[PDB]
Context: one part of a larger RNA, bound to proteins that are not shown
RNA sequence: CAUAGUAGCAGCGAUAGUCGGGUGAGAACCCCGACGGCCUAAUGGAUAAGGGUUCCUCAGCACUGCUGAUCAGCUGAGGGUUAGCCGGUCCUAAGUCAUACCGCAACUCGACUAUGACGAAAUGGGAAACGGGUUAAUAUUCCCGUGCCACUAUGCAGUGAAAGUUGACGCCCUGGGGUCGAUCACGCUGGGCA
RNA sequence: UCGCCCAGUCGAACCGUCCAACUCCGUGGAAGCCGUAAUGGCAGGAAGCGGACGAACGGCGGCAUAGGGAAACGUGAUUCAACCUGGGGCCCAUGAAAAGACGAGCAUAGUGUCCGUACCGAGAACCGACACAGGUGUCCAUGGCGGCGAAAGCCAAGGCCUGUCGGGAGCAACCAACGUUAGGGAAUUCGGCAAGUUAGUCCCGUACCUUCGGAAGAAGGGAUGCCUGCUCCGGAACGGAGCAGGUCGCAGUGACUCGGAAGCUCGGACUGUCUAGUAACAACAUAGGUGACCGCAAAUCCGCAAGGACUCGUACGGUCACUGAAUCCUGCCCAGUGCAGGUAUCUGAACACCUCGUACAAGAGGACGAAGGACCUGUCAACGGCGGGGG
RNA sequence: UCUUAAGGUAGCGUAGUACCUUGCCGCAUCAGUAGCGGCUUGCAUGAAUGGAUUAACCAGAGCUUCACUGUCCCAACGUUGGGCCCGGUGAACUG
Numbered sequence: 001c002a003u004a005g006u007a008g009c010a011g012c013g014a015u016a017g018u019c020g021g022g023u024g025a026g027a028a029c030c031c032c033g034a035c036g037g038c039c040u041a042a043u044g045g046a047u048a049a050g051g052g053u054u055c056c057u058c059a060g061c062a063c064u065g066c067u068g069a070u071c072a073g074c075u076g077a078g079g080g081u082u083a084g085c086c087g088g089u090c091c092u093a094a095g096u097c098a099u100a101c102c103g104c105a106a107c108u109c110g111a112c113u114a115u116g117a118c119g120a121a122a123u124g125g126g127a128a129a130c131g132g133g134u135u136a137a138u139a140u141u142c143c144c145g146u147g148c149c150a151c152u153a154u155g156c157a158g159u160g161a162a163a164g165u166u167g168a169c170g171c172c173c174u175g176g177g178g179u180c181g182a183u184c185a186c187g188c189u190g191g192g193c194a
Numbered sequence: 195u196c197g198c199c200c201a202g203u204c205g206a207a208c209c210g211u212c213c214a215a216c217u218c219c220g221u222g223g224a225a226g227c228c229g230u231a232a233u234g235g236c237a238g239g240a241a242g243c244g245g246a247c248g249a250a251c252g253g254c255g256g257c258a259u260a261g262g263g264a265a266a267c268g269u270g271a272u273u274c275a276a277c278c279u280g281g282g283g284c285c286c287a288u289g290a291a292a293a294g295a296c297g298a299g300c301a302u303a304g305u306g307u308c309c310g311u312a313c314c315g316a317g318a319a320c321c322g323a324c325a326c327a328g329g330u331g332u333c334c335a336u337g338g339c340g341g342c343g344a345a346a347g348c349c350a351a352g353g354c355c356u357g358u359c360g361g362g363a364g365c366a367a368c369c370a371a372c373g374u375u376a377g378g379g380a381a382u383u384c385g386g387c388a389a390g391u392u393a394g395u396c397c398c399g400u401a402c403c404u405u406c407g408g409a410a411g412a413a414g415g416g417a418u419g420c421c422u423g424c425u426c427c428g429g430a431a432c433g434g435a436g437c438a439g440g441u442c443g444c445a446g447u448g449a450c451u452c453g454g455a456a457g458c459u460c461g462g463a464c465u466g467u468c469u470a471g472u473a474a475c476a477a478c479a480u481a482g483g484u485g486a487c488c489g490c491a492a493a494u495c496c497g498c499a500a501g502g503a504c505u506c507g508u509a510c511g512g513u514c515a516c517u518g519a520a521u522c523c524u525g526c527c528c529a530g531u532g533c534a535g536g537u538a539u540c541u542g543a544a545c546a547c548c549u550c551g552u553a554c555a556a557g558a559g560g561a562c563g564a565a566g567g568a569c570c571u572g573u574c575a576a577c578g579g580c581g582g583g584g585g
Numbered sequence: 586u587c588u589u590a591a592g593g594u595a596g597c598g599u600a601g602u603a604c605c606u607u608g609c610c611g612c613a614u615c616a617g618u619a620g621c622g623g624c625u626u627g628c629a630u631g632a633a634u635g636g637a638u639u640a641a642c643c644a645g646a647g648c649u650u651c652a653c654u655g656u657c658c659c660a661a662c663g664u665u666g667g668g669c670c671c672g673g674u675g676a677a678c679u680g
Stems, first nucleotide, its partner, number of pairs: 001680002008674002017035006036355004044334004050314002054312001055079006064072002084148002086310003090125002095118006102110002129146005149306008164296003170284008181273006187203006204261001208256005217246005226236003262267001285289001320329002337349003359672004368667008377658002381656001386653001394418005403408001405519001419441009442446001454651007461643002466478002482517007494503003521637003525580003530577002532573005539568003547560004581587002596630001597627001608624005
Other pairs, nucleotide, nucleotide, family: 003678tHS004677tHH005006cHS005675tWS006676tWH007675tHS010666cSS011370tSS012317tWW012357tHS015665tWS016036tSS023027tWH024026tHS024070cWS027070tWS028359tWS029067tWW039043cSS040350tWH041335tWS042044tHS042351tWW049315tHS049316tWW051319cSS053080tWS053081tWW056136cSS061072tWH063074cWS065325cWS067359tWS072073tSS073318tHS079137tWS080081cWH083311tWH084128tSS085128cSS087121cSS089126tHS091292cSS092120tWH092291cSS094119tHS101112cWW103499cSS104106tHS104107tHS110500tSS111501tSS120124tHS122331tSS124290cWS125292tWS125293tWS127149cSS129140tSS130206cSS134139tWH146207tWS160161cWS162298tHH163297tHS167293tHS168292tHH169291tWH177249tWS177250tSS178276tHS179275tWH180336cWW189265cSS193197cWS202266tSS205260tHS206258tHH207257tHS213214cHS213248tWS213252cWW215248tHS215279tSS216247cWW222239tWS222241tHS223239tSS223240tHS224236tWS224239tHS230232tHS231281tWS232281tWS235240cSS249278cSS263265tHS263266tHS274336cHS285287cSS287289cSS313319tWS314319cSS316330tWH317357cSS318356cWH322326tWS340346tHS341343tHS341345tHS346450cSS367668tHS375655tWH376659tWW379654tHS379656tHS380386tHS380387cWH380654tWH382656cWS383385tHS390653cSS392453tHS399413tHS400412tHS401410tHH402409tHS404407tWS405407cHS405639cHS408640tSS428430tHS428431tHS443445tHS447451cWW461476cSS463640tWS463641tWS464480tHS468475tWH469473tHS481518tHS483575tWS483633tWS488492cSS489508tSS490507tWW490508tWS490509tHH492505tHH493504tWW497499tHS497500tHS517633cSS519639tHS520638tWS523632tWS524633cWH527590cSS528576tWH537538cHS537568tWS542565tHS546561cWW551556tHS552555tHS574577cHS575633cWH579591tWS581592cWW588592cWW589591cHS593594cHS593631tWS594632tWH595631tHS595636tWS596636tSS599606cWW600602tHS602630cWS603605tHS614616tHS617619cHS632635cSS655659cWS655660tHS
């Protein structure tokens, strides 16, 4: 270079759009409404690991995007994560390491025995926080209201204080107490239908 | 046109209070009573009565002329996740530890630093070179109808039209998925492969064989909707079981959900395991059977060593092997090989010893003799063997 | 008897072990190298290299029956997505 403007941009139990309008130089796929659909242990809500700014705003379309693009997890520039009571932090698990000791030709190597430390972020143990409001983006962290725990200080009380209890526990069946939810009855508040 | 249908009707932590169950005390005095879903309880003292201790993430009051709502800003009930508290059963299995808390009052004040905190959490933010139909943990398991149901199917709350290229041809052949096919009905094929048939629930009924458990939903037969009025069980359910009468369709588990059935033979007893990526089986495992080693300073095994596993174990142990549930059984062979025991005699190394040799040494030889071997014995649920010919 | 110790017992047997082999007889089919039952001299079965047998179990191997059906006779019509035409995007294998 030919292959070639060819294969793929169909196949999955998730067949998904359409009519108006908005913005814009440009609109099938960016946004609004309507109509039509898809997902129900998930295509919804909160999170662990892992990622690391991917989050929010503005401005963009050379790059990335199975077509297009005014859109975006893309480009450029700014901004954002607020804790006594959520985790960490503390404890110890299987187990790991360090020092000492001993071995080894020797060590960054090696088993035991001591000491010490390490080892659990959803999902082991564990002092204590709830409701509301607020932002473009945080929120049991900020603000408002109310509450709680630990330590220390001062004061009153107390001589008790460490024995014990707790932490602290398997599998199967089952009674009772009982909240949320759901449902039934009737009343009140608002909506829909005719 | 009926009179219906939907939403809401709220309000925390915390402080206070209430207490079933369990345990215990007093009273009482059961010789048969008390009690449960069930087990169970008692003169070593039952029921009853009274009392001590004693629960919820629960009730109740505060919190709250807080908050939230446009407004109302309810009351009762049933079934009850969470959470609390009991009773029973099982083990050749026994189901962490430590810090900490309680025990151990109250007021006021001060301190409470340090690190994490955005977002995704997946058919585009993770891993898979990708904006990959793959892979990837936890909780929401109580939204409505349905039904046994955390099943199907339909629908809310919430989310989405990004499992992200579109336009056009009645849109041909051919292909992927799939619907329906008259008569025949497995003739197809290695083989009924593929597809289909059956199907939910109730009643009737059910063979051979069997380890008496099972086989079994064997097989086979019948029923099944709706409407009206009722009965029974129960405290009741918007729970369940039936009755009478009426009535519609081709069809009443009307969709969905939803076994096809039977017999003979082989193998492995069974559940279980496996070739991540062509093998799920008859292979491995297993309980059961058996043999072997060892008394623990053991047997078996790891390390060069220091040391270590087994072992917080001790023969009802645990190591090393074979066979592979149950039932009826498991014959003969020890020559070879293996293991083990014994062994007069034979064989059997080095050191020391003796002789020769060498001023020493090399070296040659002798005497003694361990395990082992020769030899003998034991042993096949040890490796294995169990023929040819003749009367 | 001989090799070389013994000379295959209970069972099972044309076996997932049988060369000859589609063994022979029977069942079943219109017709059965299959399958099952019997016989069995077993080329070359056999007792924990375990033998025989066996209820239950099984996505394990073979065979038969009822039911059913586009597996077949023998193919047809239809549904959805492609395929074909148009816009855009746009490779690879191979030479």
Solved structure of RNA (23S RIBOSOMAL RNA, nucleotides 1366 to 2058) from Haloarcula marismortui, 680 nucleotides shown. Lineage of the source: Archaea > Methanobacteriati > Halobacteria > Haloarculaceae > Haloarcula. Crystallisation conditions: PEG6000, KCL, NH4CL, MGCl2, pH 5.8, VAPOR DIFFUSION, SITTING DROP, temperature 292K. It holds a match to the Rfam family "Archaeal large subunit ribosomal RNA". Gene Ontology terms of the family: ribosome and structural constituent of ribosome. The work is reported in "Crystal Structure of the Oxazolidinone Antibiotic Linezolid Bound to the 50S Ribosomal Subunit" (Ippolito et al., J.Med.Chem., 2008). The depositors describe the entry as "The structure of the antibiotic LINEZOLID bound to the large ribosomal subunit of HALOARCULA MARISMORTUI". The entry has 28 different proteins, among them 50S ribosomal protein L23P, 50S ribosomal protein L18P and 50S ribosomal protein L6P. The structure was determined by X-ray diffraction at 2.7 A resolution and released in 2008.